[PDB]
RNA sequence: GCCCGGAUAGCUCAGUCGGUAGAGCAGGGGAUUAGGAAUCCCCGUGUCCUUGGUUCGAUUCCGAGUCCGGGCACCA
Numbered sequence: 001g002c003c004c005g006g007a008u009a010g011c012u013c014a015g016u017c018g019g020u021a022g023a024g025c026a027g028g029g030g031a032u033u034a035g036g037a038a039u040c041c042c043c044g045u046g047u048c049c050u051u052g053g054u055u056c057g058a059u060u061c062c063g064a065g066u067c068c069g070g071g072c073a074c075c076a
Stems, first nucleotide, its partner, number of pairs: 003070002006068001007066001010025004027043005049065004
């Protein structure tokens, strides 16, 4: 830049084919207590990148931008 992929908590992953937003760190409150901590639980947290398609119900179904990434041209 002509060619091709995805964007979800402070961080990173799973989004059944739509009627759900979970999982693990991080943070904070609990239980267990001695010349040991550690361990086991409860909760807050993501217009799910933005704006319109997309349906009745789309954040998971299309174009543009944004952020990054994966390809490239041989003959003179």
Method: electron microscopy, resolution 2.5 angstrom. The entry became public in 2023.
Solved structure of RNA (A/P tRNA) from Saccharomyces cerevisiae, 76 nucleotides shown.
It comes from the structure "Collided ribosome in a disome unit from S. cerevisiae".
The sample was in a buffer at pH 7.5.
An Rfam search finds the family "tRNA" in it. For this family Rfam cites "The tertiary structure of tRNA and the development of the genetic code" (Hou, Trends Biochem Sci, 1993). Rfam's curators write: Transfer RNA (tRNA) molecules are approximately 80 nucleotides in length. By type it is a transfer RNA. Its family is annotated with triplet codon-amino acid adaptor activity in the Gene Ontology.
Among the 74 different proteins in the entry, which are not shown, are 60S ribosomal protein L41-A, 60S ribosomal protein L9-A and 40S ribosomal protein S22-A.